[PDB]
C1' cells in the first nucleotide's frame, strides 16, 4: 500500500443464497451427596459494531465506514 476477513449471550461457536435470534461453556434457582465434584432440570445473557441502499419487510444482500484482525509487498 494491498490482499483474504470477521464484530452475534460474559467466554467460545453457529447461522441455512433472505422471514429464528440460537448451540456448547459460564451465571442464577430446584433436586441430589456428608460437603466439595458430576450429573439432571429450569433460567436469563441481543439497534446480532453504526449507517446508506435492494427486498413488502433486512445479523444475513450490496456498498460506505468504525475498532479489530490474520497474510504478502515496499520502506528514502
Nucleotide at each position: 500500500g494491498u490482499c483474504g476477513c470477521u464484530g452475534u449471550a460474559g467466554c467460545u461457536c453457529a447461522g441455512u443464497u433472505g422471514g429464528u435470534a440460537g448451540a456448547g461453556c459460564a451465571u442464577a434457582g430446584g433436586a441430589c451427596u456428608g460437603a466439595a465434584a458430576a450429573u439432571c432440570c429450569u433460567u436469563g445473557u441481543g439497534u446480532c459494531a453504526g449507517g446508506a441502499g435492494u427486498u413488502c419487510g433486512a445479523u444475513u444482500c450490496u456498498c460506505c465506514u468504525c475498532g479489530g484482525c490474520g497474510a504478502c509487498a515496499c520502506c528514502a